The RNA (ribosomal 23S RNA) from Escherichia coli has 19 modelled nucleotides.
The 2012 paper behind the entry is "Structural insights into initial and intermediate steps of the ribosome-recycling process".
The depositors describe the entry as "Models for the T. thermophilus ribosome recycling factor and the E. coli elongation factor G bound to the E. coli post-termination complex".
NCBI's taxonomy places the organism under Bacteria, Pseudomonadati, Pseudomonadota, Enterobacterales, Escherichia.

RNA sequence: GAACGUCGUGAGACAGUUC
Numbered sequence: 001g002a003a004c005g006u007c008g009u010g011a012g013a014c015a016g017u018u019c
Stems, first nucleotide, its partner, number of pairs: 001019004005014003
Other pairs, nucleotide, nucleotide, family: 008010tHS
C1' cells in the first nucleotide's frame, strides 16, 4: 500500500486477522 470480519451515515477505526 491492499484486503477480510467487525464498528461507523462517513472520513476512518480494532489491545482482530491477512499479503